The RNA with a sequence from Neurospora has 26 modelled nucleotides. NMR data were recorded at pH 6.5 and 288 K.
RNA sequence: GAGCUGCAGCACGAAAGUGACGGCUC
Numbered sequence: 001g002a003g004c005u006g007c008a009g010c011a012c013g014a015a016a017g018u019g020a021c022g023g024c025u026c
Base pairs, nucleotide, nucleotide: 001026002025003024004023005022006021010019011018012017
Other pairs, nucleotide, nucleotide, family: 008009cSS009020cWW013015tHS013016tHS
């Protein structure tokens, strides 16, 4: 560096989207 899960999953949002992070593989 990529996937995935989440107590409660969350904050702003027409949209667009972003971010914080534990645990495991590679």
The entry is indexed under RNA, internal loop, VS ribozyme. The structure was determined by solution-state NMR and released in 2011.